[PDB]
Context: bound to proteins that are not shown
RNA sequence: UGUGGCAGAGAGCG
RNA sequence: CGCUCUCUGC
Numbered sequence: 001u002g003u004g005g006c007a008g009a010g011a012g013c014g
Numbered sequence: 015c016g017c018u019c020u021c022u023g024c
Base pairs, nucleotide, nucleotide: 005024006023007022008021009020010019011018012017013016014015
Other pairs, nucleotide, nucleotide, family: 001002cHS006024cWW
């Protein structure tokens, strides 16, 4: 110790 | 450019 993501853009950490 | 959040089409 029991579980909920793909990519677009905008913040906050390297 | 690596992660959380905002929603986004899902």
Molecule: Template; Transcript
Organism: Rotavirus A (strain RVA/Monkey/United States/RRV/1975/G3P5B[3])